[PDB]
Context: bound to proteins that are not shown
RNA sequence: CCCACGGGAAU
RNA sequence: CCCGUGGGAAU
Numbered sequence: 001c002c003c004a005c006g007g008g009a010a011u
Numbered sequence: 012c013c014c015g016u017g018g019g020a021a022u
Base pairs, nucleotide, nucleotide: 001019002018003017004016005015006014007013008012
C1' cells in the first nucleotide's frame, strides 16, 4: 500500500 | 484522522 473486522462518549 | 486485530503464496 491492497482487503476485511473491531474500537473512538469525541478541542 | 487515531488505536488494536486478521488476511497479502506476492506486477
An RNA structure, in which 22 nucleotides are resolved. It comes from the structure "Crystal structure of APOBEC3G complex with 3'overhangs RNA-Complex". Crystals were grown from: 0.1 M MES, pH 6.3, 12% PEG 20K. The entry also models zinc ions. Yang et al. published it in Nat Commun in 2022: "Structural basis of sequence-specific RNA recognition by the antiviral factor APOBEC3G".